[PDB]
């Protein structure tokens, strides 16, 4: 650079035709 | 006619073995009942944003 694995962080709205 | 299962719309994702992020000009939040523009309707689009916040180890590409 890139991927993974472990732990993390986060949103959960409008309609009801 | 008043609530939402179920259905509609935007998405990656509106509870979901999920999806999305992890130092961040591609999570998110806060400004924000903001500002113009769409739609049935709405973070739906644009603006705002190089904005202030915002969560790191280990290993492996023979």
């Nucleotide at each position: 650079g890139c991927g993974a694995c472990u732990c993390g962080g986060g949103g959960u709205g409008c309609c009801c035709u | 006619c008043g609530u939402g299962a179920a259905g509609g719309c935007u998405g990656a994702g509106a509870a979901a073995u999920a999806c999305c992020c992890g130092u961040a000009u591609c999570a998110c939040c806060u400004g924000a009942u903001c500002u113009g523009g769409a739609u049935a309707a709405u973070g739906c689009c644009a603006g705002c944003g190089u904005a202030g916040g915002g969560a790191a180890g280990u290993c492996g590409c023979a």